[PDB]
Context: one part of a larger RNA, bound to proteins that are not shown
RNA sequence: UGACGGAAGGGCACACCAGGGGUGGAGCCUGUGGCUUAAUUUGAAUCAACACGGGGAAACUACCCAGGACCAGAUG
RNA sequence: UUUAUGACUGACAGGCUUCGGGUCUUUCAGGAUAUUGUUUUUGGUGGUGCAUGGCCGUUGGUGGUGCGUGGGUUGACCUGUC
RNA sequence: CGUUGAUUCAGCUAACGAGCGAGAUUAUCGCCAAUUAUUUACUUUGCCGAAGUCCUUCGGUUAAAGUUCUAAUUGGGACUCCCUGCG
RNA sequence: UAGCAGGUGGAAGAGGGUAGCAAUAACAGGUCCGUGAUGCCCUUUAGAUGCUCUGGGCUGCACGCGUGCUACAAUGUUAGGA
RNA sequence: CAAUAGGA
RNA sequence: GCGAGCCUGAGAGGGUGCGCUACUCUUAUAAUCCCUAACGUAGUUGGGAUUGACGUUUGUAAUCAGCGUCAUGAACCAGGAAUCCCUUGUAAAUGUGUGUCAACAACGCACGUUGAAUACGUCCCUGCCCUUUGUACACACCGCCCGUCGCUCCUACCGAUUGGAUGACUCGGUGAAAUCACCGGAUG
RNA sequence: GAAAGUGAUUAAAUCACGUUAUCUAGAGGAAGGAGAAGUCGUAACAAGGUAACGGUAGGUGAACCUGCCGUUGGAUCA
Numbered sequence: 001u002g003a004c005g006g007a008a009g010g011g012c013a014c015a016c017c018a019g020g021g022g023u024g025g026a027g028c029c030u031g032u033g034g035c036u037u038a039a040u041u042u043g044a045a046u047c048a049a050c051a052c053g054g055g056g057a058a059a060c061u062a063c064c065c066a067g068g069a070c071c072a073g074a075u076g
Numbered sequence: 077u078u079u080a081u082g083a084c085u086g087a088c089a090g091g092c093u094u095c096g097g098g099u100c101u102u103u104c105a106g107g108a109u110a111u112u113g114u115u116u117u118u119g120g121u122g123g124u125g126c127a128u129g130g131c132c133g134u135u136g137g138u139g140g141u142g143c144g145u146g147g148g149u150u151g152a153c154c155u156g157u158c
Numbered sequence: 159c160g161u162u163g164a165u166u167c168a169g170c171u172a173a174c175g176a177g178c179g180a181g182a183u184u185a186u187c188g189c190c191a192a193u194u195a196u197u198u199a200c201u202u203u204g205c206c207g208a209a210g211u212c213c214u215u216c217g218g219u220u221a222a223a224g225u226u227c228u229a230a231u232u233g234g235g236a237c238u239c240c241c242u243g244c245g
Numbered sequence: 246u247a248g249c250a251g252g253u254g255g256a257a258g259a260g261g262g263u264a265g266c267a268a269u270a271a272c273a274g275g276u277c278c279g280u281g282a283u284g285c286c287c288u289u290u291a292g293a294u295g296c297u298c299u300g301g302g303c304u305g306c307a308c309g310c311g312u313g314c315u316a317c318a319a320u321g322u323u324a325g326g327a
Numbered sequence: 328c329a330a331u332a333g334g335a
Numbered sequence: 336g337c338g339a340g341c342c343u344g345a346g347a348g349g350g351u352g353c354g355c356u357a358c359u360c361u362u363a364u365a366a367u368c369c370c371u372a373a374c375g376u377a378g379u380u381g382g383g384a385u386u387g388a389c390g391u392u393u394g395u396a397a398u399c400a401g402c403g404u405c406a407u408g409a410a411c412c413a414g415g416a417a418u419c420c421c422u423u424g425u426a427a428a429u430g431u432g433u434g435u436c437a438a439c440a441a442c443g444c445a446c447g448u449u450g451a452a453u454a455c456g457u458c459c460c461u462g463c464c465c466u467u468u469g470u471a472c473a474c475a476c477c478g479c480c481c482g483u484c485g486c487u488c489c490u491a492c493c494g495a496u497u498g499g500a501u502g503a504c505u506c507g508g509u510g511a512a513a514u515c516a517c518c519g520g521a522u523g
Numbered sequence: 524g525a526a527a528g529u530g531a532u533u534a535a536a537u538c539a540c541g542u543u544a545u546c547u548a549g550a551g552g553a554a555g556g557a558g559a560a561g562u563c564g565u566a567a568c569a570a571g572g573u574a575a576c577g578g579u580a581g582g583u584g585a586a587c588c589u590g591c592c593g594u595u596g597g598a599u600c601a
Stems, first nucleotide, its partner, number of pairs: 001473002003470003007467005013461001015457002019421005026315003030311004034306002042053002064301005070295001084106003089101001120287001122286003128282001130276002135270001140178002143175003146155003160167001184264004189234007199225005204219004209214001237258001240252005317414001321374006333361002340351004381411001386406003390402003427449008476571001478568001481564002486558005493551001496548001498547007507538003512533006574595009
Other pairs, nucleotide, nucleotide, family: 002475tWS004569tWS007570cHS012462cWW013015tHS013458tWH015460cWS016459cWS018453cSS019452cSS020426tSS024416tHS025316cWW025411cSS026410cSS028441tWS029051tHS029312cWW031050cSS032045cWS034307tWS036040tWW037039tHS038065cSS039301tSS041055tWH041278tWS042055tWW044049cSS057061cWS058394tWS058437tWH063278tWS069296cWW071291tWS071293tWH079108tWS082084tHS082107tWS083107tHS088097cHH090100cWW093096tSS096098tWS118289cWW119288cWW124277tWS125129cWH127277tWH128283cWS130279tHS132275cWW134271cWW134274cWH136269cWW137267tWS139179tWS140165tHS140268tWS142176cWS144156tHS146172tWS149151tHS160247tSS161166cWW162164tHS164180cSS196221tWS200227cWS208215cWH210213cWS221222cHS224226cHS225227cHS228358cWS235256tWS235257tWS236255cWS238240cHS239259cWH245247tHS252259cWH254258tWH255257tHS258259cSS277283tWS289291cHS314441cSS317378cWS318321cSS318379tWH328366tWH329447cSS330446cSS334336cSS336355cWW337354cWW338352tWS338353tHS339352tHS344347tHS346390tWS346403cSS355357cSS365430cSS365447tWS366429cSS366448tWS375376cWS378379cHS378381tWS382410tHS383409tHS384408tHS385407cWW388405cWW389403cWW393397tWH393437cSS394396tHS396398tHS397400tHS422453tWW423452cHH424425cHS424450tWS426450tHS435440tWW440442tWS457459cHS458460cHS469569cSS471567tWS480566tWS482585cSS484562cWW492552cWW494550tHS495549tHS503541cWW505540cWW506539cWW510535tHS511534tHS518527cWW519526tHS520524cWS520525tHS521524tWS563584tWS564585tWS569572cWH599601tHS
């Protein structure tokens, strides 16, 4: 000088008060951890990750996995 | 190092085959844009956001922040900014 | 030591003076009346239709006047100005 | 005094409502999967981490959490009309 | 009975 | 690209393609609400998941896409401990566009329609700002920090053993050698 | 005028006691430091959640707790 105090004094706001409608329970949609898999590509984790990457992926997108091609092998 | 006496290139049908001029049995179409070795370009949704730029969220859209000259202090610093 | 959403102002005062943020400004929503619009918005009146069937409602019209609705530019508008309490 | 509370009028009254813009100082918060923004590392041994074709994944389910949707009806649903 | 969008 | 009107089919869909380079033509007579009926407190005409088949559109592809049709007719009787958002055209309900998009919204960004209750307060809970104060914190209270016990190594202490060893002094015992004194008498 | 002998004195040496100093063995006991992000609490630094700290007595796994009397280095210059 800061930061901190279950220290004091000033202010404030949905922080509570008074209330209104939900979520948490049920089914489904989506996101994420686990487990699974040849592959289930991948970031991000209190608020300030998790209908976020404008990411509603049938192919391309695509990184991932199994096969098969191509040369963008410039010029010394 | 090779090559105009073909460097490299394109394909009908039928085989191999997911499907084929990828390969293969045939055999036609083009024409220096090269080949072999040596150099390293370029490409990469490969790694590191704990090497970085920009952009964005956040601390916090709260009321805050700090210069010139002067004064206080040995000094960090304060005052101004109550 | 009081006030404001606010280092907002007021005033204290070894400080006085310049900043930046706040405010101002920008955008839109709300209310106004000027400026235009009869082939991109409408309204009134007049025409010609259909029904009603003595006057009401529809549809059409480069046909005369416009602007209340429609569209969008320039300006006006509100400042704690006004009154009463409190400080 | 700075201003505050109520009231009249007024389209609107206390920043007229709502937004936009928003200081300095930092978080090893995020993004090398946006970029012809990029340093270094390795890949280019072409049976490629370049690019592309066919097919499959990211949608796989004993289970745990986040945002949502539709309901549990009679202040309703169904049918018809306006 | 709406408003704001978009459309060789 | 939006796609007029008119035909075709229960339906989804299909055919023909008028206007518009847009306040002109088009997506486009929105939905809660309102007014006549039906139902009758039941897991019921509430609820519409999960399954079987047929009818189709988009697409190179429907195997995990959407729409239609008839059947199938589940869990759910208002949700524990907990938690979220909100002060006026706001909440809640109620639809419509747009972004992505060949096709697919329960999502985002906008738009109107119907339209409340309850505050006009205080700092209890959560957290912010300024002032004073305290501080062993500065990676800053998710800070720092005290002691026992447990593991490993090192050092000295106490410790039964009247421990062990070396060295120096104490007080004695026995005491070689010599000098001194006494005697002694090889030898002169 | 040698040796031997006896008694004196100064006595090395060895034997023995007693201390004493420096070193050194010891089953165990009880401390002290060092190092690994062990265990059990959370006593202290904020009014550290019972203000702390000195002397002393008792108590308990551990920090610590309580009694009596002090100090402010308190959270009070009132």
Record summary:
The depositors describe the entry as "Small subunit of Trichomonas vaginalis ribosome". An RNA structure (18S, nucleotides 954 to 1577) from Trichomonas vaginalis, in which 601 nucleotides are resolved. Among the 33 different proteins in the entry, which are not shown, are Plectin/S10 domain containing protein, 40S ribosomal protein S6 and 40S ribosomal protein S30. The reconstruction used 57,162 particles. The 2017 paper behind the entry is "Cryo-EM structures of the 80S ribosomes from human parasites Trichomonas vaginalis and Toxoplasma gondii". Rfam match: Eukaryotic small subunit ribosomal RNA. Its family is annotated with structural constituent of ribosome and ribosome in the Gene Ontology. The literature on the family includes a 2001 paper in Science by Yusupov et al., "Crystal structure of the ribosome at 5.5 A resolution". The source organism's lineage runs through Eukaryota, Metamonada, Trichomonadida, Trichomonadidae and Trichomonas. Method: electron microscopy, resolution 3.35 angstrom. The entry became public in 2017.